[PDB]
Molecule: TAR RNA
């Protein structure tokens, strides 16, 4: 400069009840 992977080691939202959904975010590789 790129490619990954994980996060409340970041929030937000859901609008009829979700443990859901989108966003930054942290971590690793070349």
């Nucleotide at each position: 400069g790129g490619c990954c992977a994980g996060a409340u080691u970041g929030a937000g939202c859901c609008u009829g009840g979700g443990a859901g959904c989108u966003c930054u975010c942290u971590g690793g590789c070349c």